Primary citation: Dibrov et al., Acta Crystallogr.,Sect.D (2011), "Structure of an RNA dimer of a regulatory element from human thymidylate synthase mRNA".
This is an experimental structure of RNA, with 46 nucleotides shown.
It comes from the structure "Regulatory motif from the thymidylate synthase mRNA".
Crystals were grown from: pH 6.5, VAPOR DIFFUSION, HANGING DROP, temperature 295K.
[PDB]
């Protein structure tokens, strides 16, 4: 480097869910 | 309920981030 797994950032979601604020 | 701003879990995509194999 590269695969494969995990963990972190960064993006996005329909994420059954909670704290608002609208319709 | 349905949108919107946020936090959880979760998922998808990425990294010459990072631990761990193996090439």
């Nucleotide at each position: 480097c590269c695969g494969c797994c995990g963990c972190g950032c960064c993006a996005u979601g329909c994420c059954u869910g909670u704290g608002g604020c609208g319709g």